[PDB]
RNA sequence: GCUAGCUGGAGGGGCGCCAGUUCGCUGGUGGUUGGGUGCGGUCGGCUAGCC
Ligand code: V5Z
Numbered sequence: 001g002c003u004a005g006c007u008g009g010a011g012g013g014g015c016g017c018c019a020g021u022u023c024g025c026u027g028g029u030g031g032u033u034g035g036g037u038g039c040g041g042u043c044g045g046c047u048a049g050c051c
Base pairs, nucleotide, nucleotide: 001050002049003048004047005046006045007044009043014039015038016029017028018027019026020025
C1' cells in the first nucleotide's frame, strides 16, 4: 500500500447546522453502514493475510 473481519472507539457525546432556553446551557443532527457529499476526513483502533 492492499484485502477480509471486528470496533464509538483517539479526536468526542467535537465543530457546523436546526430547535428550545431561565441566555448558563440543553436537545436533535449522533455511531446507522460497504461509515461520511456538511467540516475535521484518505476518521482512529484491533485481528488475520498478500506485497
Ligand atoms: C460527539 C459525535 C458523537 C456521535 C454519537 C455518539 C457517543 C459517545 C455513544 C455510543 C454508545 C454508547 C453504548 C450506550 C455506551 C454511548 C454513547 C454515540 C456521533 C457523531 C455522527 C459525532 N457518541 N461515545 N455515542 N453506549 O461527537 O463515548 O452514539 O457523528 O460527531